[PDB]
RNA sequence: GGAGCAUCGUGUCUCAAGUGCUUCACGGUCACAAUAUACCGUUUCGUCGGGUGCGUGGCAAUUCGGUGCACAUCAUGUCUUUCGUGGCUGGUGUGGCUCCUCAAGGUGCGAGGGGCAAGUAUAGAGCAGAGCUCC
Numbered sequence: 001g002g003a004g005c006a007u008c009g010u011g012u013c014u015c016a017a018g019u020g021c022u023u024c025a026c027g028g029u030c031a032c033a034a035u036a037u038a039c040c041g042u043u044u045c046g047u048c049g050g051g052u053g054c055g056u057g058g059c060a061a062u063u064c065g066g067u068g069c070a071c072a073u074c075a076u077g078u079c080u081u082u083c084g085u086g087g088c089u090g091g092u093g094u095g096g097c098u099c100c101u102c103a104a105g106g107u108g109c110g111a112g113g114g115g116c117a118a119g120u121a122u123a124g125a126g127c128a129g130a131g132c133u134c135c
Base pairs, nucleotide, nucleotide: 001135002134003133004132005131007130008129010128011127013126014125015124018122019121020120021119022118023117024068025067026066027064028059029058030057031056032055035053036052037051039050040049041048069095070094071093072092073091074090075089077088078087079086096116097115098114099113100112101111102110
C1' cells in the first nucleotide's frame, strides 16, 4: 500500500429528510458580562484571565431620531425606442418573503401560529484516521 469485520473520535469535504435558532447598514458618553473568538498567560487538554465584534444597563435625547441601500408601486417629469422593457429625479409601502389572530405606547412598532427560500447546530449515509485478521 491492498482486502475483510466492529467500535470510537475529528475533518478547512459530499448527499437527502425532520426539529431548534438566525437571516438590512450607520449614530454622543460611561460601565458590566467567555454569548462567540485569533493570539498570549495558567496545570498540554479542561478551567480561569487579558484584547475585540455582538449583547445588556446608566446619563443627554428618552419605552429615541434621521440618513443610506435593496424590493414593490405611481407620474399630464426626463433620457434611449414605432410600441414595450430599462436608466435618472420625486411621492407612497415593506425590510427575509407570504397568510391568519390580538393590542399597550410611539414621529423609525410589539406578541403568538402555519407555509416557502438561505445559513448554522444535532442525527443518518459516503471518504480519510486509530484497533484486529489476511497478502
An RNA structure (BtCoV-HKU5 5' proximal stem-loop 5) with a sequence from Pipistrellus bat coronavirus HKU5, in which 135 nucleotides are resolved. The 2024 paper behind the entry is "Tertiary folds of the SL5 RNA from the 5' proximal region of SARS-CoV-2 and related coronaviruses". The PDB entry is titled "BtCoV-HKU5 5' proximal stem-loop 5, conformation 1". It was solved by cryo-EM to 5.9 A. Keywords: SL5, coronavirus, 5' UTR, RNA. Lineage of the source: Viruses > Riboviria > Pisuviricota > Pisoniviricetes > Betacoronavirus pipistrelli. The sample was in a buffer at pH 8.